[PDB]
Context: bound to proteins that are not shown
Molecule: Pre-tRNA
Organism: Homo sapiens
C1' cells in the first nucleotide's frame, strides 16, 4: 500500500432528538459551614490546611471534525473528504 464495519458534542467521560430548549457528572472558581485541625498569647486573635450519610449550595465553561445536499427548519437524514479503532487479505 487494498476491501469491510465502527467512531468524532464544554479541559475530560458522556446525554439529546419525528427534524422544532445544545445540558449531566468529574475537574475549575466562588459561598455557607449548626464544621475540624495547626503554630510560643491567663477578656470569642489577624493567617493558610482538611472535609468520605460533617457535610452542603451555586456559577462559568461550545470550531456539534470540514464542505455540500434535501428540508420552513439539521448534533439528528444523505454524499465526499480528513483523522482514528477493529477485521480480512496480500
Nucleotide at each position: 500500500g487494498g476491501g469491510c464495519u465502527c467512531u468524532g458534542u464544554g479541559g475530560c467521560g458522556c446525554a439529546a432528538u419525528g427534524g422544532a430548549u445544545a445540558g449531566c457528572g468529574c475537574a475549575u472558581u466562588g459561598g455557607a459551614c449548626u464544621u475540624c485541625u495547626a503554630g510560643u498569647g491567663a477578656c470569642g486573635a489577624a493567617u493558610a490546611g482538611a472535609g468520605c450519610a460533617a457535610u452542603u449550595c451555586a456559577a462559568a465553561g461550545g470550531u456539534u471534525g470540514u464542505g455540500g445536499g434535501u428540508u420552513c427548519g439539521a448534533a439528528u437524514c444523505c454524499c465526499a473528504c480528513c483523522a482514528g479503532a477493529g477485521u480480512c487479505g496480500g